Solved structure of RNA (23S ribosomal RNA, nucleotides 2045 to 2920) from Staphylococcus aureus subsp. aureus NCTC 8325, 810 nucleotides shown. It holds a match to the Rfam family "Bacterial large subunit ribosomal RNA". Its Rfam clan is "LSU clan". The reconstruction used 303,005 particles. The structure was determined by cryo-electron microscopy at 2.02 angstroms resolution and released in 2024. Taxonomically the source falls in Staphylococcus aureus (Bacteria, Bacillota, Caryophanales, Staphylococcus). The depositors describe the entry as "Staphylococcus aureus 70S ribosome with elongation factor G locked with fusidic acid cyclopentane with a tRNA in pe/E chimeric state". The entry is indexed under RIBOSOME, fusidic acid, EF-G, antibiotic. The work is reported in "Structures of the Staphylococcus aureus ribosome inhibited by fusidic acid and fusidic acid cyclopentane" (Gonzalez-Lopez et al., Sci Rep, 2024). The entry also models magnesium and zinc ions. Among the 48 different proteins in the entry, which are not shown, are 30S ribosomal protein S2, 30S ribosomal protein S7 and 50S ribosomal protein L25.
Context: one part of a larger RNA, bound to proteins that are not shown
RNA sequence: AUAGUACCUGUGAAGAUGCAGGUUACCCGCGACAGGACGGAAAGACCCCGUGGAGCUUUACUGUAGCCUGAUAUUGAAAUUCGGCACAGCUUG
RNA sequence: CCCUAGCUGUGUUGGCUUUCUAACCCGCACCACUUAUCGUGGUGGGAGACAGUGUCAGGCGGGCAGUUUGACUGGGGCGGUCGCCUCCUAAAAGGUAACGGAGGCGCUCAAAGGUUCCCUCAGAAUGGUUGGAAAUCAUUCAUAGAGUGUAAAGGCAUAAGGGAGCUUGACUGCGAGACCUACAAGUCGAGCAGGGUCGAAAGACGGACUUAGUGAUCCGGUGGUUCCGCAUGGAAGGGCCAUCGCUCAACGGAUAAAAGCUACCCCGGGGAUAACAGGCUUAUCUCCCCCAAGAGUUCACAUCGACGGGGAGGUUUGGCACCUCGAUGUCGGCUCAUCGCAUCCUGGGGCUGUAGUCGGUCCCAAGGGUUGGGCUGUUCGCCCAUUAAAGCGGUACGCGAGCUGGGUUCAGAACGUCGUGAGACAGUUCGGUCCCUAUCCGUCGUGGGCGUAGGAAAUUUGAGAGGAGCUGUCCUUAGUACGAGAGGACCGGGAUGGACAUACCUCUGGUGUACCAGUUGUCGUGCCAACGGCAUAGCUGGGUAGCUAUGUGUGGACGGGAUAAGUGCUGAAAGCAUCUAAGCAUGAAGCCCCCCUCAAGAUGAGAUUUCCCAACUUCGGUUAUAAGAUCCCUCAAAGAUGAUGAGGUUAAUAGGUUCGAGGUGGAAGCAUGGUGACAUGUGGAGCUGACGAAUACUAAUCGAUCGAAGACUUAAU
Numbered sequence: 001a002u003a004g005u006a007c008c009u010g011u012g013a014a015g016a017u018g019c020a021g022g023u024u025a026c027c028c029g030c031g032a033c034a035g036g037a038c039g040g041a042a043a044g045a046c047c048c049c050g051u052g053g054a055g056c057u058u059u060a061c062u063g064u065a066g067c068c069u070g071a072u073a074u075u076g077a078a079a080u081u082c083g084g085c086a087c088a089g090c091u092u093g
Numbered sequence: 094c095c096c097u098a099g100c101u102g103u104g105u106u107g108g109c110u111u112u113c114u115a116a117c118c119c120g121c122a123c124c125a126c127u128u129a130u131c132g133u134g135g136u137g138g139g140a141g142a143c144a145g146u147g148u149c150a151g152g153c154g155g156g157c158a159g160u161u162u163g164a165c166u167g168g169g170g171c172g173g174u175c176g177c178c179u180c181c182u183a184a185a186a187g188g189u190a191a192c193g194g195a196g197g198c199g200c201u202c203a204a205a206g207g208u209u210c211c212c213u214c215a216g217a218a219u220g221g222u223u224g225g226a227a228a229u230c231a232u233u234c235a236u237a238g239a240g241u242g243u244a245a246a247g248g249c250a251u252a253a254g255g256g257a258g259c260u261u262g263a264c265u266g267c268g269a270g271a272c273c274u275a276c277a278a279g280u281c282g283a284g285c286a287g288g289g290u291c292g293a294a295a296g297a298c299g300g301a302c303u304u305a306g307u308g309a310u311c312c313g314g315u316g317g318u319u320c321c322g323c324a325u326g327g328a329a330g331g332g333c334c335a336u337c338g339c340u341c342a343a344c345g346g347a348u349a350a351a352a353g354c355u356a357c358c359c360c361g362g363g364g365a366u367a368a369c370a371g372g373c374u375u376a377u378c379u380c381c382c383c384c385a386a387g388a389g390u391u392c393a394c395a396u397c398g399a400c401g402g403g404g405a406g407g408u409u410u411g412g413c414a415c416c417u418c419g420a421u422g423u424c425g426g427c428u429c430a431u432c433g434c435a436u437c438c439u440g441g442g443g444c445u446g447u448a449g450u451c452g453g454u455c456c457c458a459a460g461g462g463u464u465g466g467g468c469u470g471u472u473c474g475c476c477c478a479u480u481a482a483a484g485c486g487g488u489a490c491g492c493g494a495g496c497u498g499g500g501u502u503c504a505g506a507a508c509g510u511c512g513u514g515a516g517a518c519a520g521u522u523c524g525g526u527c528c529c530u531a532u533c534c535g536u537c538g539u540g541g542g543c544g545u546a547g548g549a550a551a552u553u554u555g556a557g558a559g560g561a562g563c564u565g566u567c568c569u570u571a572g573u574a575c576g577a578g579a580g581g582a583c584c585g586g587g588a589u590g591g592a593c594a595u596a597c598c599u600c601u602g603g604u605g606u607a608c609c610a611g612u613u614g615u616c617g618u619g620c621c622a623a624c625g626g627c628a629u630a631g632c633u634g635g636g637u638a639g640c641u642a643u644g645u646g647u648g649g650a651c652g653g654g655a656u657a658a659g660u661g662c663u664g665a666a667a668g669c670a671u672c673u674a675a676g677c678a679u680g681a682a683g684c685c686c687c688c689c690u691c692a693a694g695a696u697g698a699g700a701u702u703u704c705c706c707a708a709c710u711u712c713g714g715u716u717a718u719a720a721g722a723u724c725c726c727u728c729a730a731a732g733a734u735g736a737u738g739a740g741g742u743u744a745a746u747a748g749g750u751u752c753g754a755g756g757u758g759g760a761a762g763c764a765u766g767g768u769g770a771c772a773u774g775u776g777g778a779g780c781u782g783a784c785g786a787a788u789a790c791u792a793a794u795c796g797a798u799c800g801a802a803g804a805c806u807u808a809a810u
Base pairs, nucleotide, nucleotide: 003017006023007022008021009020010019026542027541028540029539030538031537032536033535035534036533037532039529040528047363048362049361050360052359053358054355055354056353057352060160061159062158063157064156066153067152068151069150070149071148072147073146074145076113077112078111079110081108082107083106085104086103089100090099093096118139119138121137122136123135124134125133126132163175164174165173172192176198177197178196179195180194181193199344200242201301202300206260207259208258209257210256211255212254214238216234217233218232219231220230240249241248243306245304246303247302264287265286266285267284270281271280272279276345289298290297291296312338313337314336315335316334317333318332320331321330370417371415372413373412374411376410378406379405380404381403382402383401387397388396424499425497426496427495429491430488431487432486433485434484437462438461439460440457441456442455443454444453445452464478465477466476467475468474505523507521508520509518510517511516543694547705548704549703550702551701552700553699557691558690559689560688563591564590565589566588567587568586569585575580593648594647595646596645597644601642602641603640604639608635609634610633611632612631613628614627615626616625617624618623652686653685654684659679660678662676706803707716708715709714721799722798723797724796725741726740727739728738729737746792747791748790749788750787751786752785753784755781756780757779762775763774764773765772766771
Other pairs, nucleotide, nucleotide, family: 002018cWW003004tSS011016tWH014371cSS014372cSS030733tWS034531tWS037494tWH038489tWS044046tHS046367cWW047168tSS048366cWS051347tWH057514cSS058060cWH060351cSS061155tHH065154tHS075144tWH076142tHS084105cWW087102cWW088101cWW091098cWS114141tWS114142tWH115141tSS116141tHS117140cWW117144tWS154156cHS160351tWS161352cWH162353cWH165192cWH167192tSS178244tWS179245tSS182191tWS183190tHH184189tWW196244cSS197305tWS199307tWS199342tHS201205tWS204206cHS204261tWW204263tHH213252tWH214239cSS215235tWS221229cWW225228cWH237250tHS239252tWW248253tWS262288cWH262298cWW265299cWH266299cWH268283tHS269282tHS273278tWS285299tWH292294tHS292295tHS308341tHS308346tSS309341tWH310339tWH322328tHS322329tHS340342cSS348350tHS353515tSS355357cHS364368cWH366418tHS367418tWH369421cWW375376cHS375377tHS375407tWS377407cWW377409cWW384400cWW385398tSS385399tHS386398tHS388393cHS389395tHS392446tWW393398cWS395453tSS406408cHS406435tWS407409cHS414415cHS421489tWS422527tWW424470tSS428492cWW434459tHS436438cHS436458tWS437459tWH438481cSS440681cSS441658tSS448575cSS448579tWW449574cWS449580tSS457657cSS458682tWS460562tSS461563tSS462482tWS463483tSS463484cWH469473tHS470499cSS479483tWH480482tHS481563tWS481564cHS492495cHS498527tHS504525tHS506522cWW512514tHS512515tHS531533cHS539735tHS544698tWS547801cSS548720tWS554693tWH555692tWS555695tHS556692tHS570584cWS572573cHS572581tWS573582tWH574581tHS576578tHS576579tHS592649cWW598641tHS598642tWH600644cWS605637tHS605638tHS609779tWS636782cWS637783cWH642643tSS642644tHS651687cWS655683cWW656681tWH657680tHS658680tHS661677cWH663673tWH663675tWS664674tHS665671tWH666670tWH667669tHS673675cWH693695cSS694696cHS705719cSS707802tHS710711tWS717802tWH718801tWH720800tHS729731tHS731736cWS732735tWS740793tSS744789tHS744793tHS745790tWH746789tHH758778tHS759776tSS760778tHS767769tHS
């Protein structure tokens, strides 16, 4: 998926309506029950995997908004005072 | 000439600090544009080379961003491991796995390398001082047990071990050939040339007894270079050769550069891989055994059973990872069970350290039975109170398309704890969405078809199947047997209960929505009186039939056959013994019956009684009819619907009507007594579904449909 769609014990991808061997069962409805069809519904959310994603943290890495700090431009005038370098004079061991 | 500790000027070079005003600034005042808390301009004030702004620079910077955060793994995590060497596993070539069994390496040596020459150990015994068991000396024995830098293995006493002299081959260019090998690499190598070391010489030497002691490329550093040099000469910068810089150790190294949380989670995948259940396994677990040291006053075996030994089961804890991850719902409880027996009770037995009453242990036995409560989500378990007993297990730890949803593993919140943090915890705490109209099988009920060699109405046999199956107490035997006593029976005979099952409504009760009555509010029937509607059936007190349990009856009785464990009789094999082989008895609530129900689709379709029985035919056959049964209709003891049953005029089937039962409880009207609410009488009144009887008044009208003519063969007659 098509279906004329039993049960038991077994077999088997190790829990069978559908396989084996038995057992049971005339054909077709209707009202009901929910044991099974590992029933329907949702490409398991648990678990793991992918050199997948996303949100979050920090003393992971690398960055960065921003803040602090210095130089310089805009950038002017004057005075005092204290240093580096060099020359010269004195100067004490 | 210059050092050291200083000073005053001299020259630029610069810091710190003030002051000024003119840049710049004022979300200050006033003035104008101007009806304006914007803007612009003007004036004053404040501030001022600061601030603001540009460029450059250093710092801070989960505030925000992009990412990283290994693999193996008997699931994953955690732990361990990751490259190289040696051994075993490795199955006498080589190779060969596991989170198999053992150890080493990430060096060391300037001699511990080369060469020439020489040499031989460890240990023991016996002597000898300080000297001892071992120090150093001596002889003998001592074949390798020593040593070989460092693990192991293989080697090495012709030394590869030990000593000394001289030395640097621990060379340069290479390299036929070979091993190993996916590659890249790794390993061995004679021999040739150059220039050497040791040796008299032959000759040996391209490190070390051998096999670990290591890291690609890119990039960068350093040295060398008869290489290149972007018009040319140079240079800059490259190339080549040599060499250095890696716990890149996750050791074939992703980048120069990297950790965590997610229960707020999401996608792609897997039963390649965990949690549930199945499967395999059975260490563990439960149960059963063997031996018999012993305990048991004696005595192994009444009972118990050390040290050891052997099984069974498949309910436990696990192992494995075989079905299921495009879903196999998970604990406990509820409802409904069902099966095993390794038996809790009840039945039958053996042994007993069984006096009796009780017990202990083992055997047969699965028919039936096997309780309510407290606590906890609990299963368990403890407890209360019972019981004959309060069994143990399987069924997807039975059963969530049957129920629950307290626990538990979604989102909230909190505590303890851990974590810097996000968060986390088989720690706790309060709260927290359980969907599905049954197609198939299965199961419980209930109809139709056809078959069952004619068509029918009744009555039936019972192949099979289902049900039931439990037990207390008391009295008597008998205060007997037994027992010092206390106590106290078997067997037998009676009575009466629990639980369960089943039928049933006379009784006790329940219900009783078309029965009777009381009563409130409000709206009606014009009003009074009497009634109706609505308020849960307005509410309330009763209540017929039916349906019902908690109510009323009944059941599991009495027995038969064959058996289990047992108990024996007779009896040999085996002169005895012996329940056994032949033969014969006895013996359980269990087996087969007895008891109750279904049952001939029992296709093996059975049986008995009764009913119907002709015409026409192409003579195979047909036909409408018969007996009978239905349609339709009135119904209930029956019922979802079919079905069943009572009836359909030649009729009591239902309705109506009449009379009753039972129920209710004193109608209406009128009269009387009260001021009145009311009371009393008429009068056990009136009313009354389902129950009893009667009665054709109404309806079951008139009609229609279906439904036999009986196959063959043989035998007997």